[PDB]
Context: bound to proteins that are not shown
RNA sequence: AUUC
RNA sequence: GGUUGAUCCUGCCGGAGGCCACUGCUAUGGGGGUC
RNA sequence: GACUAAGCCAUGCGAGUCAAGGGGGCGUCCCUUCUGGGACGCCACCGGCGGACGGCUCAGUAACACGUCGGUAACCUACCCUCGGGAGGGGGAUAACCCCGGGAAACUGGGGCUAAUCCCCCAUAGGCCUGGGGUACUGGAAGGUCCCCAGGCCGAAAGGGAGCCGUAAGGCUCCGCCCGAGGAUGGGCCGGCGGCCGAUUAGGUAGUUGGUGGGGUAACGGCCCACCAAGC
RNA sequence: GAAGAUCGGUACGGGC
RNA sequence: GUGAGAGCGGGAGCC
RNA sequence: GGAGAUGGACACUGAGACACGGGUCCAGGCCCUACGGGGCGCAGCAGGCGCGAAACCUC
RNA sequence: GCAAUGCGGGAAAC
RNA sequence: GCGACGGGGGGACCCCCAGUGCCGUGCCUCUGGCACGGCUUUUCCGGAGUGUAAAAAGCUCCGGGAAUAAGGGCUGGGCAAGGC
RNA sequence: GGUGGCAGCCGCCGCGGUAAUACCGGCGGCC
RNA sequence: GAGUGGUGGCCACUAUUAUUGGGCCUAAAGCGGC
RNA sequence: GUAGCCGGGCCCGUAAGUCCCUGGCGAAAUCCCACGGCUCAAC
RNA sequence: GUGGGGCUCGCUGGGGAUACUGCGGGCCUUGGGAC
RNA sequence: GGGAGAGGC
RNA sequence: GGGGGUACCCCCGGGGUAGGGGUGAAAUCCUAUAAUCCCGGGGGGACCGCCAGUGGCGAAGGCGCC
RNA sequence: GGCUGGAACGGGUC
RNA sequence: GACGGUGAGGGC
RNA sequence: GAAGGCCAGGGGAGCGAAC
RNA sequence: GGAUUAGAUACCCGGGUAGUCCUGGCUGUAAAGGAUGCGGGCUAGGUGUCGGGCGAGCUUCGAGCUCGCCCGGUGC
RNA sequence: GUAGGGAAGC
RNA sequence: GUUAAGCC
RNA sequence: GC
RNA sequence: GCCUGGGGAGUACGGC
RNA sequence: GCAAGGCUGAAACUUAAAGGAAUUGGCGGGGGAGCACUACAAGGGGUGGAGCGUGCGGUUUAAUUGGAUUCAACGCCGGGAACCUCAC
RNA sequence: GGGGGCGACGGCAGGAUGAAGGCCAGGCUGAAGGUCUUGCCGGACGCGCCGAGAGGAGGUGCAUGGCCGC
RNA sequence: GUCAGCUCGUACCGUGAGGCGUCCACUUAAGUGUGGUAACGAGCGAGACCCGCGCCCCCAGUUGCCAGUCCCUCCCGCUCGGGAGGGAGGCACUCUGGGGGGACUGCCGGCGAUAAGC
RNA sequence: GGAGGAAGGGGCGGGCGACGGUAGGUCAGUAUGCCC
RNA sequence: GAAACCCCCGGGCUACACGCGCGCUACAAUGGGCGGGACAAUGGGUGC
RNA sequence: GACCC
RNA sequence: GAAAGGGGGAGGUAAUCCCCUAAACCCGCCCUCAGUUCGGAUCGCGGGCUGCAACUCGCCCGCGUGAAGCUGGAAUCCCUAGUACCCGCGCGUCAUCAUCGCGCGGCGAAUACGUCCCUGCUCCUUGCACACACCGCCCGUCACUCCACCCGAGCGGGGCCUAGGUGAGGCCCGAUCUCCUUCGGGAGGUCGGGUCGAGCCUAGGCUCCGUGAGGGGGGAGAAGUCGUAACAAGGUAGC
RNA sequence: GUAGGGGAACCUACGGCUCGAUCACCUCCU
RNA sequence: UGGAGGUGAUUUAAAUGCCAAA
Repeated sequence: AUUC
Repeated sequence: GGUUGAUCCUGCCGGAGGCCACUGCUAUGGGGGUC
Repeated sequence: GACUAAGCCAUGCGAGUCAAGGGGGCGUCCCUUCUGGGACGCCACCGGCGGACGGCUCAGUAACACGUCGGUAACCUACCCUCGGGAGGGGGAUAACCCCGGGAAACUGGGGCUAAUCCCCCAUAGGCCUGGGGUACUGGAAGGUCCCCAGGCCGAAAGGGAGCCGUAAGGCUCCGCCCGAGGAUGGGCCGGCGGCCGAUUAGGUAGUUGGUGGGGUAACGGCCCACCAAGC
Repeated sequence: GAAGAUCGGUACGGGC
Repeated sequence: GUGAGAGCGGGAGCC
Repeated sequence: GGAGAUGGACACUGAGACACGGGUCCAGGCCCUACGGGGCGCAGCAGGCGCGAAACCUC
Repeated sequence: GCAAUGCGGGAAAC
Repeated sequence: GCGACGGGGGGACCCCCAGUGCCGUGCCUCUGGCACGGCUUUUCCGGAGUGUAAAAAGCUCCGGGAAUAAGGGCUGGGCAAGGC
Repeated sequence: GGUGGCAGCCGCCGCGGUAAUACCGGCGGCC
Repeated sequence: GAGUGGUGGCCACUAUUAUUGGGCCUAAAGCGGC
Repeated sequence: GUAGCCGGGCCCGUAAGUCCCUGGCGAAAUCCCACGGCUCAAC
Repeated sequence: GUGGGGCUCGCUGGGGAUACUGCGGGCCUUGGGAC
Repeated sequence: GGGAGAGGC
Repeated sequence: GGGGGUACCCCCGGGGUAGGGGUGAAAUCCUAUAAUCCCGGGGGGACCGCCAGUGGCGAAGGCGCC
Repeated sequence: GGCUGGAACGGGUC
Repeated sequence: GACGGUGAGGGC
Repeated sequence: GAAGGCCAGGGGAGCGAAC
Repeated sequence: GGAUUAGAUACCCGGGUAGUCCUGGCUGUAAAGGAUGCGGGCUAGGUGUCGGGCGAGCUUCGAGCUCGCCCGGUGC
Repeated sequence: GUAGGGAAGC
Repeated sequence: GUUAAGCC
Repeated sequence: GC
Repeated sequence: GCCUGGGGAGUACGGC
Repeated sequence: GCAAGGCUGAAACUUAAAGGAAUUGGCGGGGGAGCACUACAAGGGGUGGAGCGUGCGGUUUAAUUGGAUUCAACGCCGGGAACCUCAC
Repeated sequence: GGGGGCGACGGCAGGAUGAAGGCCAGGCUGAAGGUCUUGCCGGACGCGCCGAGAGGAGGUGCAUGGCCGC
Repeated sequence: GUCAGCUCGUACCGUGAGGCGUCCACUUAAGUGUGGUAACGAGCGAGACCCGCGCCCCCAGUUGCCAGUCCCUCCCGCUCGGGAGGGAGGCACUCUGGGGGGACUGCCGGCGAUAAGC
Repeated sequence: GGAGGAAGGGGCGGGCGACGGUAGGUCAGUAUGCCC
Repeated sequence: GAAACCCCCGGGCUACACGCGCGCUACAAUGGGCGGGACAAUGGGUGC
Repeated sequence: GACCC
Repeated sequence: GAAAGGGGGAGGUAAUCCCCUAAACCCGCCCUCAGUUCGGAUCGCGGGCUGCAACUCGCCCGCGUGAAGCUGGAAUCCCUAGUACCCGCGCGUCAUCAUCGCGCGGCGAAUACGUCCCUGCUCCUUGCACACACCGCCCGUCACUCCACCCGAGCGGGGCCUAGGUGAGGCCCGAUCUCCUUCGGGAGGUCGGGUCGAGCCUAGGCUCCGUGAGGGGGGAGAAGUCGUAACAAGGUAGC
Repeated sequence: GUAGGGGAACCUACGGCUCGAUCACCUCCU
Repeated sequence: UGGAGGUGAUUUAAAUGCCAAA
């Protein structure tokens, strides 16, 4: 953290 | 994380977050609330 | 104590209040008291208002139940507010209280007497229906409101209670009773639109859909009847 | 009334 | 309630 | 906002109810009688039993 | 426990 | 007058703010543990006031004293942590 | 230090067959 | 950390429901043809 | 191939969809922000 | 607690605009059909 | 209009 | 709708005489009522070789003598 | 040999 | 002179 | 709408489920 | 029926019914496979072949031959 | 067979 | 891979 | 685009 | 038009 | 639908893979190329039958100590053990 | 099958009032100062007790090194 | 299994496991060679290497060897002749063991490519 | 395939066994961990 | 870990219905016996 | 281990 | 000393002395195809050596004794030249003991100068459902144990529609009866009529729950059983 | 796919597909 | 150089995987  | 002696896929299962009900073990204090 | 049990429940409490509506019983004091008349405080009964709100649960219900925008010119409303009017004349019982009770209890009988803002009549005001005229009001629009005739039906009220001035006569406030027009408050009814799953449920409905004439309702309506169609 | 009637299932609706 | 959002799920307690 | 007062039907009073602590019938439970009869449904606050994994003081 | 918030009754205190 | 509503009683219901010591000097296996010296009192025990319908909590003071207070899960990878 | 395909663990993958970092216990360590 | 674990439910994870935004030659999937 | 969906170029009209401005509504609580009262916060 | 926004994305009375879609008229030939 | 074809009976 | 092409099977007549067929190897079977093989005739039902081509036509299934 | 379906090309045709 | 594409049900 | 199958009526060379 | 084999309900050999063929109906199925639904616009080239058209050159004057370009099919 | 596509075969 | 299994 |  | 891990299964039940 | 059959089409339960394309090996009663007397072909000599030496299995025993079992165990452990060796 | 022998180094009992250890004769015995009978010899450590150690042709070649076969 | 295998540096191909070099033709006992090639070059194995056997030359002469020449003794066919021992003497021959030479597909004719090779 | 040659085409016979595998044999040759 | 270590005596590894490996001696004249005649190489020796 | 018995 | 052996003992620490005058082969005589003058296992008696010890359990010599065996089934091993066959000898082991191991000489052939048929191994290419790597992988019926489910005679019990009968109670309209009336009428009883209606009974039709004889497939298990269908041309290409 | 048969995996007939190995010959391309 | 098709053929019989690994 609009992720692996 | 998991299909192969090794590889790239499709695909499902599991882990890692929040909230609600029941429950194991364990508990010093105060305040607020539509429990 | 929502998920299963909208299962079953002992006991206590969860709705009263008014003595300034009315006659009684008991007690205390004061005056004169043979009596009584007073004040004062309690108690039940008659009478008035309230108990249709508040509190609890989510069984039913796929529906005008609910949300939202509109409508009622198709309707009711005790308590409250404003304006306009009215309160005249009679009658009656009964609880409380006294006598006698019945029944295991829950309950309940007869006779005696009494009052009211209790009940019932008569009048007037007033309301409702139908027919004939007039055009004053509101409104987008009158099966509405207003005025004048005519035929009917229904049909009010408690000048009651408290306190001062009252020598008395009678006022002066306070709380109240009935009718009409409107509002307010609380509702009833109606419409357009909006929000679940199934086709291994495909046809459904016969007061059913509409019309004409009525009944009934506070009110419109198949809400319910009689007749006419074949609609939905 | 296939733009799903009728029937069956499940459920009180909303602000949240 | 949850989710970046688009959404998906619930509708006991307060009105 | 709607609906219900053990299930199903129906009325009286009132401005307003077909009325949770007002009335009548049927069905189904339960209580008191002296055996002739008569009564009661907490889905109000507490409290009890039952059911369940699952929920408080008779102030 | 009716002292607060309200409701029913009452002219009012209650 | 009112089991409406208000006030308390029981309960790991939800959310917010705290405690279970602190300082100095040494020693140690230097995070931590121990030994000396000092300090404070939220919390705990006993009192006065205020609070409340009456109480109880709470809040302001006074006396005593570090005293009265840590558990649950995990420890091969995912996934922080032992090759004993 | 005990046990020895036994007892047990294991959401998934997998451990345990006498020299178990994976089971039971001690002492450490992590959230 | 006054908490910390076990079981069951819903959302996320999931572009495994796809309007934004998925697929159908050989992996599930183009009607036998018009 | 029926309903449905998707449909070539230009000119004129309309104003239903669509866009802009403005009146009447969609209760309170709940959500976000600043300030103020309980010690701050939760409220 | 006092103010400012949002929420119920929904409804309704008016005024303006005419590019696109819909509706009405007119004119074409590129798609399709006929010969 | 001039041509192509195991299209069918 | 008409006409054909070879091939194949059966039947009749002429020749000839002891095997033919079939398998990895064999046997059933056919044959002295004369087979297999060769020649002359009669009948029948199905199928259209080479040319022939990731050539042609059809919505697909499918369609090849003149 | 007879009947009949479709397509390609050419086209200042409708 | 836009008479078009696809085609749930249905047909060959 | 291949092949196969079924229902009625014909045909039957070659090949050939069952046997 | 004959063989093969441990067995041989088979593969191999000799026979053989239904069926395969024609007429009138039913059935509606395949690896019915281009395992690729159908219509429209656009995005380098090269090289074969089938049908039609245009140009040039040959020719035995053939509805013939070779080369190039446009459209439509079919291959690498 | 170029760009592009694809897990790769293509 | 213009007879798309490419972009719309 | 269906 | 169709698909949503492998099987049970293209099965059971109902219909045409 | 005459029949054979066609179209439509779940659940309880069970399971951690099922499925695709490509890689390196190994194998084929697949193809090609090569090679070997522990392969054949052409040859010479044999073993398998008898008695005995020696090693092994089995059985017996107080003990008959142990290892090795196709090629690649069986005159092998330099294993011809009277004692010692020696393990019984 | 049978009979004998062995515990560096720490500690406990014990011990010059002599530890541990060695023997003529004779029993036991297969034979034996091994042990017993019979009493003589020797002077400082101590397996009667607890740890520990030496040694192990005891287990594991599926815990290893080195070497060997294919 | 004394089989002909096993690898590395850099480059290049593939998303990747991997591939190439290490493949093809001919040749060899041999990944042994010669040509062609996205490969160009290297390492270990094969070969080289080490020991023995077969032929020749130089050096060396004992504890090995005894042919020729000489002395003595003993035998037979009576010894012209032929044998056997011993001693002097020699290193000739055999032997022993140090060093060196010799064979390279070098020469000739074919096949294959005119190469590698046969 | 021939000459010449003692010898002819790895002249003949031996030693030396690559990276690895075989959980092949050996702890009963020696070295050595663990267990007894 | 006072026996699974170290010595001594006697037994065993040499047992014997049977299956198997590798050999030796034969089953005779391509011989057996008796007498006579020929020709090697490798290695080893003082506990001899 | 010649050589002698 | 008949033999196996016994008593003395030169030389040798070694090209010097010793082990050390091999056998197969050649010449002469006997035996003449036979269980023998082939074969020499087994056993009796006697004599020796090594050693601390010879029975269990050693090796040697003399006389006697005289077993099976008359050329070997199906199978199967070694060898390409001074090689194979045949013949003896040395060393290791060792106090004594060699039908063994490693070497040595003597005599000395046959056949091929090829091939991938049998047994196998190396390399290139190809197919693969194998990687524990073909001594791989893997399918179905029957049998045994456990689990879920479907069909189902029967056996009981519930719920909804209809049809018929019945019906507590309610409303409205009449007649009459009783008791009180303020004379308006009110409170009821009995009968008649009309209408609405919960419940109850019977019959039929749908549907749910519990049991249920008998039958049918599915899924796990893997120390039962019969075969070998598929994967390589899987041994008859598969679908 | 359809139809018959068989202890069981399965076998046979007609039409189809390559998701079939090897050799010889032929055809069509780059 | 590398691919795609077609037609022919393809000489007896030959089943299985146990101790282990632990």